Shown are 24 nucleotides from a PDB entry: RNA. The entry is an ensemble of 20 models. The 2019 paper behind the entry is "Structural insights into dimethylation of 12S rRNA by TFB1M: indispensable role in translation of mitochondrial genes and mitochondrial function". Method: solution-state NMR. The entry became public in 2019.
RNA sequence: UAAGUGUACUGGAAAGUGCACUUG
Numbered sequence: 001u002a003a004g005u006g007u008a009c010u011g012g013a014a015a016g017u018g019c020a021c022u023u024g
Stems, first nucleotide, its partner, number of pairs: 001024010
């Protein structure tokens, strides 16, 4: 830096943010 998984928070919603794990 791009994708997948677990977890916590935020938004009427679309979705946004913190933490841990795996892969390119």